[PDB]
Overview
Keywords: A-RNA STRUCTURE, RIBONUCLEIC ACID, RNA. This is an experimental structure of RNA, with 22 nucleotides shown. It comes from the structure "CRYSTAL STRUCTURE OF AN 18 BASE PAIR COPY CONTROL RELATED RNA DUPLEX". Crystallisation conditions: (NH4)2SO4, SODIUM CACODYLATE, MGCL2, ROP PROTEIN, pH 6.5, VAPOR DIFFUSION, HANGING DROP, temperature 293K. Klosterman et al. published it in Biochemistry in 1999: "Crystal structures of two plasmid copy control related RNA duplexes: An 18 base pair duplex at 1.20 A resolution and a 19 base pair duplex at 1.55 A resolution".
RNA sequence: GGGGGGGGGGG
RNA sequence: CCCCCCCCCCC
Repeated sequence: GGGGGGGGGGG
Repeated sequence: CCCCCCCCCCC
């Protein structure tokens, strides 16, 4: 950094 | 569902 999931903040 | 951050799994 990419892919996937979860959480938090906002819409 | 979108934007941002964190965590986990893989590369």